The PDB entry is titled "Encoded Conformational Dynamics of the HIV Splice Site A3 Regulatory Locus: Implications for differential binding of hnRNP Splicing Auxiliary Factors". This is an experimental structure of RNA, with 43 nucleotides shown. The entry is an ensemble of 10 models. Released in 2022, the model rests on solution-state NMR data.
[PDB]
RNA sequence: GGUGCUGUUUAUCCAUUUCAGAAUUGGGUGUCGACAUAGCACC
Numbered sequence: 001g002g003u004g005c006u007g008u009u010u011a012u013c014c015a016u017u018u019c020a021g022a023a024u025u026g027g028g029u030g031u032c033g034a035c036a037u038a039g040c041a042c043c
Base pairs, nucleotide, nucleotide: 001043002042003041004040005039006038007037008036010030011029012028013027014026015025017023
């Protein structure tokens, strides 16, 4: 540097406070699409 995987991230859905489309909080699910970041494996 390249490739694959994984987490954060991110996406998605729901509930909640709450609004006009903006912010918070909680829960579930995906990573299909995707920046940054970190770890791991392979080259």